[PDB]
Context: bound to proteins that are not shown
RNA sequence: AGCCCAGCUUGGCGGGCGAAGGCCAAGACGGAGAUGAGGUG
DNA sequence: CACCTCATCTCCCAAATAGAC
DNA sequence: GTCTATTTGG
Numbered sequence: 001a002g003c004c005c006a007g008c009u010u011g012g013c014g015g016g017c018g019a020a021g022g023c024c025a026a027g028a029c030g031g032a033g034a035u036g037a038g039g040u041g
Numbered sequence: 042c043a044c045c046t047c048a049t050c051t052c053c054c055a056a057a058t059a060g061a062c
Numbered sequence: 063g064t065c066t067a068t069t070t071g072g
Base pairs, nucleotide, nucleotide: 002017003016004015005014008027009026010025011024012023013022030053031052032051033050034049035048036047037046038045039044040043041042054071055070056069057068058067059066060065061064062063
Other pairs, nucleotide, nucleotide, family: 004020tWS007028cWW014021tWS016019cSS
């Protein structure tokens, strides 16, 4: 510097490096499946 | 053969039957 | 006899 810490995105506080530990604010939110492509090993 | 991206299109049930009380 | 879970044809 990253990723994670009660959905998701963005921020602030306090922590973890495979384990910890959560707290707050704003906004949005129709999910699954399959197929077809594009690439990558 | 395995992974990731992106693009499209569907769909979202309930009637009949048998049981545990 | 009454709700309830399972089977099944659209």